[PDB]
RNA sequence: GGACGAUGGCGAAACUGCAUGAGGCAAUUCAUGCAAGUCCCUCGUCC
Repeated sequence: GGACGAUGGCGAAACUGCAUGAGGCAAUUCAUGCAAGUCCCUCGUCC
RNA backbone atom coordinates (compact mmCIF):
# COMPACT_ATOMS: atom_id res chain seq x y z
P G A 1 -1.12 3.67 3.65
O5' G A 1 -0.56 2.85 2.40
C5' G A 1 -0.63 3.38 1.07
C4' G A 1 -0.69 2.29 0.00
C3' G A 1 -1.93 1.39 0.00
O3' G A 1 -3.03 1.94 -0.71
C1' G A 1 0.00 0.00 0.00
P G A 2 -4.56 1.56 -0.39
O5' G A 2 -4.69 0.11 -1.04
C5' G A 2 -4.47 -0.26 -2.41
C4' G A 2 -4.52 -1.78 -2.46
C3' G A 2 -5.76 -2.43 -1.81
O3' G A 2 -6.91 -2.56 -2.65
C1' G A 2 -3.85 -3.38 -0.83
P A A 3 -8.35 -2.75 -1.96
O5' A A 3 -8.32 -4.22 -1.32
C5' A A 3 -8.62 -5.41 -2.07
C4' A A 3 -9.01 -6.56 -1.16
C3' A A 3 -10.18 -6.31 -0.21
O3' A A 3 -11.46 -6.41 -0.80
C1' A A 3 -8.47 -7.17 1.05
P C A 4 -12.60 -5.44 -0.26
O5' C A 4 -12.43 -5.34 1.33
C5' C A 4 -13.55 -5.51 2.21
C4' C A 4 -13.29 -6.70 3.13
C3' C A 4 -13.99 -6.63 4.48
O3' C A 4 -15.37 -6.99 4.45
C1' C A 4 -11.77 -7.11 4.87
P G A 5 -16.41 -6.00 5.16
O5' G A 5 -16.15 -6.25 6.74
C5' G A 5 -16.92 -7.18 7.52
C4' G A 5 -16.26 -7.60 8.84
C3' G A 5 -16.48 -6.68 10.05
O3' G A 5 -17.74 -6.80 10.73
C1' G A 5 -14.22 -7.11 9.89
P A A 6 -18.31 -5.57 11.59
O5' A A 6 -18.40 -6.12 13.10
C5' A A 6 -17.25 -6.34 13.93
C4' A A 6 -17.17 -5.52 15.21
C3' A A 6 -17.97 -4.21 15.33
O3' A A 6 -19.29 -4.26 15.96
C1' A A 6 -15.68 -3.75 15.72
P U A 7 -20.67 -4.76 15.28
O5' U A 7 -21.68 -4.61 16.53
C5' U A 7 -22.81 -3.71 16.57
C4' U A 7 -22.57 -2.57 17.56
C3' U A 7 -21.55 -1.55 17.08
O3' U A 7 -22.23 -0.49 16.35
C1' U A 7 -21.18 -2.12 19.41
P G A 8 -22.35 -0.49 14.73
O5' G A 8 -20.87 -0.90 14.24
C5' G A 8 -19.86 0.10 14.10
C4' G A 8 -19.14 0.41 15.41
C3' G A 8 -19.11 1.89 15.82
O3' G A 8 -20.06 2.23 16.84
C1' G A 8 -16.93 1.19 15.29
P G A 9 -20.18 3.70 17.49
O5' G A 9 -19.01 3.75 18.59
C5' G A 9 -18.86 4.89 19.44
C4' G A 9 -17.92 5.91 18.83
C3' G A 9 -18.41 7.36 18.80
O3' G A 9 -17.52 8.12 19.60
C1' G A 9 -17.28 6.82 16.82
P C A 10 -17.75 8.22 21.18
O5' C A 10 -17.96 9.78 21.44
C5' C A 10 -18.21 10.67 20.36
C4' C A 10 -19.66 10.73 19.87
C3' C A 10 -20.29 12.11 20.03
O3' C A 10 -20.51 12.67 18.74
C1' C A 10 -21.89 10.44 20.19
P G A 11 -20.83 11.87 17.36
O5' G A 11 -19.65 12.46 16.45
C5' G A 11 -18.76 13.35 17.11
C4' G A 11 -17.65 13.77 16.21
C3' G A 11 -18.12 14.55 14.98
O3' G A 11 -18.38 15.93 15.25
C1' G A 11 -16.58 12.86 14.38
P A A 12 -19.50 16.71 14.39
O5' A A 12 -18.63 17.10 13.10
C5' A A 12 -17.46 17.92 13.05
C4' A A 12 -17.08 18.05 11.58
C3' A A 12 -18.25 18.45 10.69
O3' A A 12 -18.32 19.84 10.66
C1' A A 12 -17.09 16.64 9.73
P A A 13 -19.73 20.56 10.50
O5' A A 13 -20.16 20.31 9.00
C5' A A 13 -19.59 21.08 8.00
C4' A A 13 -19.97 20.44 6.69
C3' A A 13 -21.43 20.73 6.41
O3' A A 13 -21.77 21.16 5.09
C1' A A 13 -20.97 18.36 6.54
P A A 14 -21.82 22.74 4.73
O5' A A 14 -21.41 22.55 3.18
C5' A A 14 -20.62 23.55 2.52
C4' A A 14 -19.95 23.03 1.27
C3' A A 14 -20.75 22.03 0.43
O3' A A 14 -21.58 22.73 -0.41
C1' A A 14 -18.67 21.14 0.85
P C A 15 -22.99 22.19 -0.89
O5' C A 15 -22.66 20.94 -1.86
C5' C A 15 -21.86 21.17 -3.04
C4' C A 15 -21.38 19.85 -3.62
C3' C A 15 -22.41 18.75 -3.75
O3' C A 15 -23.04 18.88 -4.96
C1' C A 15 -20.43 17.87 -2.76
P U A 16 -24.57 18.39 -5.11
O5' U A 16 -24.49 16.81 -5.14
C5' U A 16 -24.12 16.04 -6.28
C4' U A 16 -24.06 14.60 -5.82
C3' U A 16 -25.41 14.08 -5.47
O3' U A 16 -26.13 13.87 -6.63
C1' U A 16 -23.82 13.29 -3.91
P G A 17 -27.72 13.90 -6.63
O5' G A 17 -27.89 12.76 -5.51
C5' G A 17 -28.04 11.36 -5.91
C4' G A 17 -28.41 10.56 -4.69
C3' G A 17 -29.76 10.87 -4.02
O3' G A 17 -30.82 10.20 -4.63
C1' G A 17 -28.08 10.80 -2.39
P C A 18 -32.27 10.83 -4.73
O5' C A 18 -33.00 10.56 -3.31
C5' C A 18 -33.04 9.27 -2.68
C4' C A 18 -33.43 9.37 -1.22
C3' C A 18 -34.50 10.38 -0.91
O3' C A 18 -35.77 9.84 -1.22
C1' C A 18 -32.76 10.69 0.57
P A A 19 -36.99 10.82 -1.61
O5' A A 19 -37.23 11.45 -0.17
C5' A A 19 -37.89 10.77 0.93
C4' A A 19 -38.00 11.81 2.03
C3' A A 19 -38.67 13.09 1.59
O3' A A 19 -40.05 12.96 1.47
C1' A A 19 -36.80 13.65 2.89
P U A 20 -40.94 14.01 0.63
O5' U A 20 -40.95 15.27 1.60
C5' U A 20 -41.81 15.43 2.67
C4' U A 20 -41.55 16.76 3.36
C3' U A 20 -41.73 17.98 2.51
O3' U A 20 -43.11 18.23 2.41
C1' U A 20 -39.70 18.19 3.64
P G A 21 -43.76 18.89 1.10
O5' G A 21 -43.08 20.34 1.12
C5' G A 21 -43.48 21.14 2.21
C4' G A 21 -42.74 22.44 2.34
C3' G A 21 -42.65 23.24 1.06
O3' G A 21 -43.83 23.97 0.90
C1' G A 21 -40.51 23.09 2.03
P A A 22 -44.25 24.52 -0.54
O5' A A 22 -43.19 25.72 -0.73
C5' A A 22 -43.22 26.88 0.07
C4' A A 22 -42.10 27.78 -0.41
C3' A A 22 -42.09 28.06 -1.91
O3' A A 22 -43.09 28.99 -2.30
C1' A A 22 -39.92 27.48 -1.30
P G A 23 -43.55 29.22 -3.83
O5' G A 23 -42.30 30.14 -4.24
C5' G A 23 -42.24 30.95 -5.40
C4' G A 23 -40.86 30.87 -6.02
C3' G A 23 -40.85 30.47 -7.50
O3' G A 23 -41.20 31.54 -8.42
C1' G A 23 -39.29 29.15 -6.36
P G A 24 -41.95 31.07 -9.75
O5' G A 24 -42.53 32.37 -10.46
C5' G A 24 -42.51 32.44 -11.88
C4' G A 24 -43.72 31.83 -12.59
C3' G A 24 -44.34 30.48 -12.17
O3' G A 24 -45.32 30.57 -11.07
C1' G A 24 -44.23 30.75 -14.57
P C A 25 -46.06 29.38 -10.23
O5' C A 25 -46.30 28.05 -11.13
C5' C A 25 -45.27 27.39 -11.89
C4' C A 25 -44.64 26.15 -11.27
C3' C A 25 -45.34 24.81 -11.55
O3' C A 25 -44.66 24.08 -12.61
C1' C A 25 -44.13 24.87 -9.55
P A A 26 -43.20 24.43 -13.22
O5' A A 26 -43.00 23.27 -14.31
C5' A A 26 -42.23 22.09 -14.04
C4' A A 26 -41.29 21.81 -15.19
C3' A A 26 -39.80 22.05 -14.91
O3' A A 26 -39.21 21.23 -13.90
C1' A A 26 -40.24 22.95 -16.97
P A A 27 -38.30 21.96 -12.78
O5' A A 27 -36.84 21.89 -13.46
C5' A A 27 -35.60 22.15 -12.75
C4' A A 27 -34.69 23.07 -13.59
C3' A A 27 -33.40 23.62 -12.98
O3' A A 27 -32.54 24.31 -13.99
C1' A A 27 -34.97 25.32 -12.96
P U A 28 -32.53 24.32 -15.62
O5' U A 28 -30.99 23.90 -15.69
C5' U A 28 -30.46 23.09 -14.57
C4' U A 28 -29.31 23.77 -13.86
C3' U A 28 -29.65 24.98 -12.99
O3' U A 28 -29.69 24.60 -11.56
C1' U A 28 -27.93 25.54 -14.59
P U A 29 -28.55 24.43 -10.43
O5' U A 29 -28.83 25.56 -9.33
C5' U A 29 -29.00 26.94 -9.68
C4' U A 29 -29.91 27.68 -8.71
C3' U A 29 -29.84 27.24 -7.26
O3' U A 29 -28.67 27.75 -6.64
C1' U A 29 -32.08 27.58 -7.92
P C A 30 -28.05 27.07 -5.34
O5' C A 30 -29.02 27.52 -4.16
C5' C A 30 -29.19 28.87 -3.82
C4' C A 30 -30.31 28.97 -2.84
C3' C A 30 -30.22 28.09 -1.62
O3' C A 30 -29.38 28.62 -0.62
C1' C A 30 -32.42 28.08 -2.55
P A A 31 -28.95 27.77 0.68
O5' A A 31 -30.29 27.70 1.52
C5' A A 31 -30.64 28.67 2.42
C4' A A 31 -31.88 28.21 3.18
C3' A A 31 -31.64 26.98 4.04
O3' A A 31 -30.97 27.39 5.16
C1' A A 31 -33.65 26.73 2.88
P U A 32 -29.97 26.48 5.97
O5' U A 32 -31.17 25.55 6.50
C5' U A 32 -31.73 25.72 7.77
C4' U A 32 -32.74 24.61 8.08
C3' U A 32 -32.16 23.25 8.45
O3' U A 32 -31.75 23.13 9.84
C1' U A 32 -33.84 22.94 6.82
P G A 33 -30.38 22.32 10.05
O5' G A 33 -30.83 20.77 9.95
C5' G A 33 -31.79 20.22 10.85
C4' G A 33 -32.28 18.92 10.25
C3' G A 33 -31.19 17.86 10.07
O3' G A 33 -30.84 17.28 11.32
C1' G A 33 -32.66 17.88 8.24
P C A 34 -29.44 16.51 11.56
O5' C A 34 -29.60 15.08 10.82
C5' C A 34 -30.57 14.09 11.25
C4' C A 34 -30.73 13.02 10.19
C3' C A 34 -29.42 12.33 9.94
O3' C A 34 -29.35 11.31 10.87
C1' C A 34 -30.40 12.85 7.88
P A A 35 -27.96 10.97 11.58
O5' A A 35 -27.10 10.42 10.37
C5' A A 35 -27.35 9.07 9.97
C4' A A 35 -26.72 8.84 8.63
C3' A A 35 -25.22 8.64 8.82
O3' A A 35 -24.78 7.83 7.82
C1' A A 35 -25.69 10.71 7.60
P A A 36 -24.55 6.29 8.07
O5' A A 36 -24.56 5.75 6.56
C5' A A 36 -25.13 4.50 6.20
C4' A A 36 -25.22 4.38 4.69
C3' A A 36 -24.07 5.00 3.89
O3' A A 36 -23.00 4.10 3.74
C1' A A 36 -26.09 5.84 3.07
P G A 37 -21.50 4.60 3.75
O5' G A 37 -21.32 5.25 2.30
C5' G A 37 -21.59 4.50 1.11
C4' G A 37 -21.63 5.42 -0.08
C3' G A 37 -20.34 6.24 -0.28
O3' G A 37 -19.25 5.48 -0.84
C1' G A 37 -22.22 7.66 -0.52
P U A 38 -17.79 5.60 -0.21
O5' U A 38 -17.49 7.17 -0.24
C5' U A 38 -17.21 7.89 -1.44
C4' U A 38 -16.98 9.33 -1.05
C3' U A 38 -15.94 9.47 0.01
O3' U A 38 -14.68 9.33 -0.58
C1' U A 38 -17.80 10.84 0.52
P C A 39 -13.48 8.88 0.37
O5' C A 39 -13.16 9.97 1.49
C5' C A 39 -12.49 11.12 1.18
C4' C A 39 -12.59 12.07 2.35
C3' C A 39 -12.10 11.54 3.68
O3' C A 39 -10.75 11.45 3.49
C1' C A 39 -13.99 12.67 4.08
P C A 40 -9.67 10.98 4.50
O5' C A 40 -10.17 11.47 5.91
C5' C A 40 -9.33 12.52 6.45
C4' C A 40 -9.66 12.84 7.88
C3' C A 40 -9.24 11.77 8.85
O3' C A 40 -7.89 11.96 9.25
C1' C A 40 -11.43 12.34 9.26
P C A 41 -6.96 10.65 9.27
O5' C A 41 -7.31 10.15 10.76
C5' C A 41 -7.33 11.02 11.93
C4' C A 41 -8.10 10.42 13.10
C3' C A 41 -7.77 8.96 13.40
O3' C A 41 -6.54 8.90 14.18
C1' C A 41 -10.13 9.20 13.32
P U A 42 -5.69 7.55 14.30
O5' U A 42 -6.78 6.59 14.99
C5' U A 42 -6.88 6.72 16.41
C4' U A 42 -7.85 5.76 17.06
C3' U A 42 -7.55 4.27 16.94
O3' U A 42 -6.52 3.87 17.86
C1' U A 42 -9.84 4.65 16.58
P C A 43 -5.40 2.80 17.42
O5' C A 43 -6.22 1.44 17.59
C5' C A 43 -6.62 1.03 18.90
C4' C A 43 -7.59 -0.13 18.81
C3' C A 43 -7.04 -1.36 18.10
O3' C A 43 -6.15 -2.12 18.91
C1' C A 43 -9.28 -0.96 17.44
P G A 44 -4.93 -2.91 18.20
O5' G A 44 -5.68 -4.02 17.31
C5' G A 44 -6.34 -5.07 17.98
C4' G A 44 -7.20 -5.91 17.06
C3' G A 44 -6.49 -6.58 15.89
O3' G A 44 -5.89 -7.78 16.38
C1' G A 44 -8.64 -5.73 15.27
P U A 45 -4.39 -8.26 16.07
O5' U A 45 -4.59 -8.87 14.60
C5' U A 45 -5.27 -10.12 14.49
C4' U A 45 -6.21 -10.19 13.32
C3' U A 45 -5.56 -10.65 12.03
O3' U A 45 -5.17 -11.99 12.10
C1' U A 45 -7.28 -9.09 11.62
P C A 46 -3.64 -12.27 11.72
O5' C A 46 -3.73 -12.25 10.12
C5' C A 46 -4.72 -13.05 9.49
C4' C A 46 -4.91 -12.77 8.02
C3' C A 46 -3.73 -12.20 7.28
O3' C A 46 -2.57 -13.04 7.35
C1' C A 46 -5.54 -10.97 6.64
P C A 47 -1.84 -13.83 6.17
O5' C A 47 -1.10 -12.85 5.15
C5' C A 47 -0.32 -13.39 4.07
C4' C A 47 -0.69 -12.78 2.73
C3' C A 47 0.41 -11.93 2.10
O3' C A 47 1.11 -12.62 1.09
C1' C A 47 -1.61 -10.63 2.32